Notes
This is an experimental structure of RNA, together with DNA, with 89 nucleotides shown. Primary citation: Vidmar et al., Nat.Struct.Mol.Biol. (2026), "DNA topoisomerase I acts as supercoiling sensor for bacterial transcription elongation". The PDB entry is titled "RNAP-TopoI complex on duplex scaffold". Among the 5 different proteins in the entry, which are not shown, are DNA-directed RNA polymerase subunit beta', DNA-directed RNA polymerase subunit alpha and DNA-directed RNA polymerase subunit beta. It was solved by cryo-EM to 2.7 angstroms.

[PDB]
Context: bound to proteins that are not shown
RNA sequence: UCCGCGGCGCG
DNA sequence: GGTCAGTACGTCCTATCGATCTTCGGAAGAGATTCAGAG
DNA sequence: CTCTGAATCTCTTCCGACGCGCCGCGGGACGTACTGACC
Numbered sequence: 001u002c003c004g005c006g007g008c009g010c011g
Numbered sequence: 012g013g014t015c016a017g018t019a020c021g022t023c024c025t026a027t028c029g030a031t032c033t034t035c036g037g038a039a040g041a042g043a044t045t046c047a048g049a050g
Numbered sequence: 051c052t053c054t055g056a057a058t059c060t061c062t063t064c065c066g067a068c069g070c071g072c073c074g075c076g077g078g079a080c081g082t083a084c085t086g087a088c089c
Stems, first nucleotide, its partner, number of pairs: 002077010012089012035066016
Other pairs, nucleotide, nucleotide, family: none
C1' cells in the first nucleotide's frame, strides 16, 4: 500500500 | 578469453479423484418434451 | 394413425438497501548454474 475472507457492532 | 548480467530450472510437495468450504427464493429466458388438432 | 405447432416442463442465469466503525487471518519467494554479450 492492495485485495480477499471471517467475525462483531451502530445508524 | 574473461567477467558480469540475465535467464532458466529446481525446492517447498504432493498422487486419489474424497477435500471441502458443500444445499435460498423468485422471476425471466432458452431448450426439450408432450398433448391436441388437423390432415 | 401420423405430423406439426403450441403449450408446458425443466434447467440455467441474474438479482437481492445505504452509510460507518472495530478485531482477526491470509495472500510466491529465494537460490544456484548455465549461456550470451561486451570489453